Record summary: Shown are 22 nucleotides from a PDB entry: RNA. The 2023 paper behind the entry is "Structural basis for RNA-duplex unwinding by the DEAD-box helicase DbpA". Method: X-ray diffraction, resolution 2.5 A. The entry became public in 2022. Crystals were grown from: 20 % (v/v) PEG 3350, 400 mM KSCN, 100 mM Tris, pH 8.0.

Context: bound to proteins that are not shown
RNA sequence: GGACAUAUGGCUGUUCGCCAUU
Numbered sequence: 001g002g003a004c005a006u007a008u009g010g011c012u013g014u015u016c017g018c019c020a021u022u
Base pairs, nucleotide, nucleotide: 007021008020009019010018011017
Other pairs, nucleotide, nucleotide, family: none
C1' cells in the first nucleotide's frame, strides 16, 4: 500500500464542512 478496524453525539433549509468528551 490493501485488509481487519474505525465510539457517541451537537451544529441557523442552497451541500462538499465545523465542534464536544463518553
The PDB entry is titled "DEAD-box helicase DbpA bound to single stranded RNA and ADP/BeF3". The entry also contains ATP-dependent RNA helicase DbpA, not shown here. The entry also models magnesium ions.